[PDB]
Molecule: tRNAPro
Organism: Escherichia coli (strain K12)
RNA sequence: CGGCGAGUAGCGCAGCUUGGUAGCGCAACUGGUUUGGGACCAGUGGGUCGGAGGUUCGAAUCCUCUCUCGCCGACCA
Ligand code: FME
Repeated sequence: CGGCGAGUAGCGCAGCUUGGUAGCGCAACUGGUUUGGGACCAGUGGGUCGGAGGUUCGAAUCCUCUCUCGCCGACCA
C1' cells in the first nucleotide's frame, strides 16, 4: 500500500443479524462447613459496549471518520 472483521466488568466470550433489556463462567468480597484452610455451597458488588459524529421517539446493534490489533496478499511473459 487495499480490505474485512473484531474492540463489551479484572480475564475470556455472549448479545448485534431483525433497534427499546446490558449478560454468562471464573476471578472478588461476606457468612456456613472445618482445629485451620483449600475445594464446595449461600448471598452480593462490579461496565453501561475503543473514542467521535450522524440516522431515529429510542442506538451496544443500523451508517461514517480516525485509533489499535490480527488475518487475508499484489506486475509479468
Ligand atoms: N505470448 C503472447 O504474446 C504467449 C506465447 C507466444 S510465443 C510467440 C504466452 O506466453